[PDB]
RNA sequence: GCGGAAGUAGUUCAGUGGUAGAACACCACC
RNA sequence: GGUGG
RNA sequence: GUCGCGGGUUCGAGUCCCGUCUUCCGCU
Numbered sequence: 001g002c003g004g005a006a007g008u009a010g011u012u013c014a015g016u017g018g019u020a021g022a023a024c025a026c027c028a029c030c
Numbered sequence: 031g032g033u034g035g
Numbered sequence: 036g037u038c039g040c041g042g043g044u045u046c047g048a049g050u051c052c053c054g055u056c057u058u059c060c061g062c063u
Stems, first nucleotide, its partner, number of pairs: 001062007010024004018046001026035005039055005
Other pairs, nucleotide, nucleotide, family: 008014tWH008020tWS009010cHS009022tHH015038tWW017045tWS017047tWS021036tWH044048tWH045047tHS
């Protein structure tokens, strides 16, 4: 360079065309 | 270590 | 926490389509 796949919180990752979520880390409380 | 953010 | 960035279609896009960037996999 060409082809494919991915890209979502600090990190690693879920998220049916229909309100953005989990663990850890960070912070706070018992 | 649990709870909360 | 601007769903990498910029558009398109949709009443409506983390989601589907397009362009582009970075990364990983491959190139008889």

Released in 2013, the model rests on X-ray diffraction data to a resolution of 3.2 angstrom. An RNA structure (tRNA glycine), in which 63 nucleotides are resolved. Sample source: in vitro transcribed. Occurs naturally in Geobacillus kaustophilus. Crystallisation conditions: 75mM NaCl, 2mM CoCl2, 50mM sodium cacodylate, 0.5mM spermine, 30% w/v 1,6-Hexanediol, pH 6.0, VAPOR DIFFUSION, SITTING DROP, temperature 291K. Rfam match: tRNA. It is annotated as a transfer RNA. Rfam's curators write: Transfer RNA (tRNA) molecules are approximately 80 nucleotides in length. Their secondary structure includes four short double-helical elements and three loops (D, anti-codon, and T loops). The work is reported in "Structural Determinants for Geometry and Information Decoding of tRNA by T Box Leader RNA" (Grigg and Ke, Structure, 2013). The depositors describe the entry as "Crystal structure of the in vitro transcribed G. kaustophilus tRNA-Gly".